[PDB]
Context: bound to proteins that are not shown
């Protein structure tokens, strides 16, 4: 750097 | 569900 994927916070 | 931030995981 590529590709895929979690969780949290904010506004709606 | 949208958009913006964070933190992290897997393979290479």
């Nucleotide at each position: 750097g590529g590709c895929g994927c979690g969780c949290g916070c904010g506004c709606c």
The depositors describe the entry as "Crystal structure of Caenorhabditis elegans Dicer-related helicase 3 (DRH-3) C-terminal domain with 5'-ppp 12-mer dsRNA". Shown are 24 nucleotides from a PDB entry: RNA. Li et al. published it in Nucleic Acids Res. in 2021: "Insights into the structure and RNA-binding specificity of Caenorhabditis elegans Dicer-related helicase 3 (DRH-3)". Protein in the same entry: Dicer Related Helicase. Released in 2021, the model rests on X-ray diffraction data to a resolution of 1.6 angstroms. Crystallisation conditions: 0.1 M Tris pH 7.5, 30% w/v polyethylene glycol 6000.